Background: Internal ribosome entry site from Taura syndrome virus: 192 nucleotides with solved positions. The reconstruction used 112,542 particles. The 2023 paper behind the entry is "Regulation of translation by ribosomal RNA pseudouridylation". The entry has 75 different proteins, among them Ubiquitin-60S ribosomal protein L40, RPL38 isoform 1 and 60S ribosomal protein L39. Taxonomically the source falls in Aparavirus tauraense (Viruses, Orthornavirae, Pisoniviricetes, Aparavirus). It was solved by electron microscopy to 2.38 angstrom.
RNA sequence: AAACUCCAUGUAUUGGUUACCCAUCUGCAUCGAAAACUCUCCGAACAC
RNA sequence: GGUGCAGUAAGGCUUUCAUGGAGUGGUUUGCUAUUUAGCGUACGUGUACCAUAGGCAGCCCCAAAAACACGUG
RNA sequence: AGGAGAAAGUCCCAGUCACUUUGGGCAAAGUAGACAGCCGCGCUUGCGUGGUGGGACUUAAUUAAUGCCUG
Repeated sequence: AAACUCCAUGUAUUGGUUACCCAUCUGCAUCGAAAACUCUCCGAACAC
Repeated sequence: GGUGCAGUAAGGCUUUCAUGGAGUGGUUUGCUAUUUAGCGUACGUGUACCAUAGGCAGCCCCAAAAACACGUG
Repeated sequence: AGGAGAAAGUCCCAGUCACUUUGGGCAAAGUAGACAGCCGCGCUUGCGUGGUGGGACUUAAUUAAUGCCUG
C1' cells in the first nucleotide's frame, strides 16, 4: 500500500437437511530453477 | 500441486443484490546413540502446529512449536 | 532434463647461453631475461617488420612423493 477468508440483516428459488461449501468420478490451463560449470536466455518436454 | 471451469449432487437442477465488523508470524521436510536433542536450517502450494511456558511476568523485553508431499533439487 | 556467453586449475610435454642450487660434479623446472626456432607478410637476391606457445577435462576431486653420482 492495502487486499482478501468468515458471521449476521435478506431482497427472484437460492430449492427440496443425513442441507449449498462431505463433496470425488471425469476432462480442460500449470505451483521455476539445489547456495545448479557463480548467473542468465531460449528451446525438448503436457506440469516441472 | 492446489485453486479455478463444466457434466455427475447421501439437498431435484444456477451460487443472487448488498452493507457492517473479527483477523499474523513464525516452526521446514535432514543428519547424529546428547534422541522428553546436539548440529544443519532454499522458496511457491496445501497440510500438520502454536498465542504459553517461566520468571518482578497483564502487555513489553527472552524464548515454547516438524515432516511426507517422489519430492522445489 | 538438452544447447549457448564467464573464470582459472590440472596433466604430459619444449634448442643454446652467464649459474642458482652444491664440497665437487652429471642432469633438470625456468630469470616469461637474450640469439633462436616456429607463424607469417613485404618490391627480391640480402633481409626487414610484427607474435611467442602445444593438445585434453571443463572435474567444487586430487597435485603420490621424488634429483642422481662422488670426495